Released in 2021, the model rests on cryo-electron microscopy data to a resolution of 2.59 angstroms. An RNA structure (A-site tRNA) from Homo sapiens, in which 68 nucleotides are resolved. Itoh et al. published it in Science in 2021: "Mechanism of membrane-tethered mitochondrial protein synthesis". The entry also models magnesium, potassium and zinc ions. Among the 81 different proteins in the entry, which are not shown, are Growth arrest and DNA damage-inducible proteins-interacting protein 1, Coiled-coil-helix-coiled-coil-helix domain-containing protein 1 and Aurora kinase A-interacting protein. An Rfam search finds the family "tRNA" in it. Rfam's curators write: Transfer RNA (tRNA) molecules are approximately 80 nucleotides in length. Their secondary structure includes four short double-helical elements and three loops (D, anti-codon, and T loops). Further hydrogen bonds mediate the characteristic L-shaped molecular structure. tRNAs have two regions of fundamental functional importance: the anti-codon, which is responsible for specific mRNA codon recognition, and the 3' end, to which the tRNAs corresponding amino acid is attached (by aminoacyl-tRNA synthetases). tRNAs cope with the degeneracy of the genetic code in two manners: having more than one tRNA (with a specific anti-codon) for a particular amino acid; and 'wobble' base-pairing, i.e. permitting non-standard base-pairing at the 3rd anti-codon position. The family has 954 seed sequences and 5,335,975 matches in Rfam 15.1. Gene Ontology term of the family: triplet codon-amino acid adaptor activity. It is annotated as a transfer RNA. The entry is indexed under mitochondrion, translation, closed nascent-polypeptide tunnel, RIBOSOME.
RNA sequence: UGGUAUAUAGUUUAAACAAAACGAAUGAUUUCGACUCAUUAAAUUAUGAUAAUCAUAUUUACCAACCA
Numbered sequence: 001u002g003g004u005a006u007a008u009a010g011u012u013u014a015a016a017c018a019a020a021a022c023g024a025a026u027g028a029u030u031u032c033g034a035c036u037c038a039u040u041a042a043a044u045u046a047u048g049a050u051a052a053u054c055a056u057a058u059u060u061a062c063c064a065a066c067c068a
Base pairs, nucleotide, nucleotide: 001064002063003062004061005060007058010022011021024040025039026038027037028036045057047055048054049053
C1' cells in the first nucleotide's frame, strides 16, 4: 500500500423511530440490612446526498503481497 469488517445510554449489549443488562437514584419490604420486586435518569463514529439509504473520509479490527 491492498481490500474486507467496524461503531448504540457511564460502561455493557439486541436492534436504527430505539430493546434489555451492570452500575446509579428511588421507593416497596425488614428490627436494620442483603437478596428480590417496582420505578426513574441515561445513547445510536461523526461528515454529504436517498429521505432515514446509499456514499464520504476517519476509526480501530481482519487477512494479502519482490523473486527464482